[PDB]
RNA sequence: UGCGUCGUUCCGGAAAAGUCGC
RNA sequence: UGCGUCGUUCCGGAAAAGUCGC
Ligand code: AM2
Numbered sequence: 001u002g003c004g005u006c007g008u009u010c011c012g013g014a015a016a017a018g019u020c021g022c
Numbered sequence: 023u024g025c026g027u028c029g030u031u032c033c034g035g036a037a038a039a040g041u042c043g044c
Stems, first nucleotide, its partner, number of pairs: 002044003006040001008037008018028001020026003
Other pairs, nucleotide, nucleotide, family: 005041cWW007038cWW016029cWW019027cWW
C1' cells in the first nucleotide's frame, strides 16, 4: 500500500454582472 | 461592460504515504 469519502496544493477549461484596485 | 487582483461554483488533469469510514 486496496476501495469509498470529504478535503489540501499545482495546472487548465467553463459558469456567475463576487472582492479589492485602476 | 475594459484591465489588474484575490476568490466562489461546476468539470478534469496532475502532485502528495491529508480526513473520516470499510
Ligand atoms: C488558486 C486557486 C484558488 C486557491 C488558491 C490558493 C489558496 C486558496 C493558498 O490557488 O484559493 N484557483 N490557498 O490555493 O484559498 O488561485 C482558498 C480560500 C481560503 C481557503 C483555501 C482552502 O481555499 N482556506 O481563499 O480561505 O482551500 C491561484 C490561481 C492562479 C493565480 C494565483 C492564484 N496565478 N492564487 O489559480 O492562476